[PDB]
Context: bound to proteins that are not shown
RNA sequence: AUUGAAAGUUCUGUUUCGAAGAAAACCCGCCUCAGAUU
DNA sequence: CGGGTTTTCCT
Numbered sequence: 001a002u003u004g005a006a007a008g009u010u011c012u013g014u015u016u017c018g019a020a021g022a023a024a025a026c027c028c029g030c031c032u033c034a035g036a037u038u
Numbered sequence: 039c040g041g042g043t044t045t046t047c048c049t
Stems, first nucleotide, its partner, number of pairs: 019049001021047005027041003
Other pairs, nucleotide, nucleotide, family: none
């Protein structure tokens, strides 16, 4: 100590069960570290 | 130097 003083909208519940990104494919065809020095 | 991922499903 106020149109104030006093007041729980609180308790209970699975988003669960199942389903191969799998099969095919050469990086490959050519190139000298070479000439000079007790 | 040529060549650069193709289908069939998508609750």
Annotation: This is an experimental structure of RNA from Saccharolobus solfataricus, together with DNA, with 49 nucleotides shown. It was solved together with CRISPR-associated aCascade subunit Cas7/Csa2 2 and CRISPR system aCascade subunit Cas5 1. The depositors describe the entry as "Post-targeting aCascade Type I-A CRISPR-Cas Surveillance Complexes". It was solved by cryo-electron microscopy to 2.97 angstrom. The sample was in a buffer at pH 8.